[PDB]
């Protein structure tokens, strides 16, 4: 150096929102589904089996929904309805294999 692990796309720049800025915020719920952040820096943690796998569990991620927020039209105001609600890039140190 190359390819894999590291890396629940972790960390960390960006997207919008809001704010002169610093800074902040982008959320709870359930379910299918894909992974393992925490680990004397890799391994999720256990049952069953003889494995391939499976399951049920905690917990991030997409994805729908009910919701919460925000925008905006009508409304004197609860409220109504209709739409956003982080897209993408993407590691080094370490460690395996190679010339």
């Nucleotide at each position: 150096a190359a390819a894999g692990g590291g890396g629940a796309g972790u960390a960390g720049c960006g997207u919008c929102g809001g704010g002169a800025a610093a800074c902040c915020g982008a959320a709870a719920c359930a379910a299918a589904g894909u992974c393992g952040u925490c680990a004397u820096u890799a391994c999720g943690u256990g049952a069953g089996g003889a494995a391939a796998c499976u399951c049920a569990c905690c917990g991030g991620c997409u994805u729908u929904g009910u919701u919460g927020a925000c925008a905006u039209a009508c409304g004197a105001a609860a409220g109504u309805a209709u739409g956003u609600u982080u897209a993408g890039c993407a590691a080094g140190a370490c460690c395996u294999u190679u010339c």
Solved structure of RNA with a sequence from Lactococcus lactis, 99 nucleotides shown. The model includes bound GUANOSINE-5'-TRIPHOSPHATE (GTP). Crystals were grown from: 40 mM Sodium Cacodylate, 80mM Sodium Chloride, 20 mM Barium Chloride, 5 mM Cadium Chloride, 12mM sprimine tetrahydrochloride, 12% 2-methyl-2,4-pentanediol. Bachas and Ferre-D'Amare published it in Cell Chem Biol in 2018: "Convergent Use of Heptacoordination for Cation Selectivity by RNA and Protein Metalloregulators". It holds a match to the Rfam family "Manganese Mn2+ riboswitch aptamer (yybP-ykoY)". Rfam describes the family as follows. This RNA was originally discovered in E. coli during a large scale screen and was named SraF. The family was later found to exist upstream of related families of protein genes in many bacteria, including the the yybP and ykoK genes in B. subtilis. The specific functions of these proteins are unknown, but this structured RNA element may be involved in their genetic regulation as a riboswitch. For this family Rfam cites "Novel small RNA-encoding genes in the intergenic regions of Escherichia coli" (Argaman et al., Curr Biol, 2001). Rfam 15.1 lists 1,126 matches to the family in 1,062 species.